[PDB]
RNA sequence: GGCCUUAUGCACGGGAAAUACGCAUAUCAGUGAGGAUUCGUCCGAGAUUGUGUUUUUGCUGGUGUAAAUCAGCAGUUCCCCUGCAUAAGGCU
Numbered sequence: 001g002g003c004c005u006u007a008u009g010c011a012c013g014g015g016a017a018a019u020a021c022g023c024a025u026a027u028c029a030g031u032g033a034g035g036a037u038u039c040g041u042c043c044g045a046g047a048u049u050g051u052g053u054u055u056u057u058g059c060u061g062g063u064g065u066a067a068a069u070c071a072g073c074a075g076u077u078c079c080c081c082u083g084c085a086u087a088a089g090g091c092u
Base pairs, nucleotide, nucleotide: 001092002091003090004089005088006087007086008085009084010083011082013080014079015078016077017076020053021052022051023050024049026048027047028046034043035042057074058073059072060071061070062069063068
């Protein structure tokens, strides 16, 4: 220096919990909707295609109908696939 396995992270896809979310110069509707009929029969948040998490901070604690004032903190958790890196073992 290289190689392999476990554990951990990540690449990549989905679900979930404070929350999961927007949108279209492609068309039809929204603030939950529509149509003919012998009411006899039927559709209903959907089909098809595509895409992202942007220099605008936030929250919380204590006293005080309010104003005022002071202080702290920051990204997280569970599960399963293939590959890779590092440690350690092992080999050269």